[PDB]
The RNA (23S ribosomal RNA Sarcin Ricin Loop 27-nucleotide fragment) has 25 modelled nucleotides.
RNA sequence: CUCCUAGUACGAGAGGACCGGAGUG
Numbered sequence: 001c002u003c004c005u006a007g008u009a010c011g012a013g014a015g016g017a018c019c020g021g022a023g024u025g
Base pairs, nucleotide, nucleotide: 001023002022003021004020010015
Other pairs, nucleotide, nucleotide, family: 005019tHS007008cHS007016tWS008017tWH009016tHS011013tHS011014tHS
């Protein structure tokens, strides 16, 4: 910077992850 976990958890909805993991720098 992506990706898996995952459109999962969470959130009335609008919205939308952590931790962890795998890759690439």
It was solved by X-ray crystallography to 0.86 angstrom.
It comes from the structure "23S ribosomal RNA Sarcin Ricin Loop 27-nt fragment containing a Xanthosine residue at position 2648".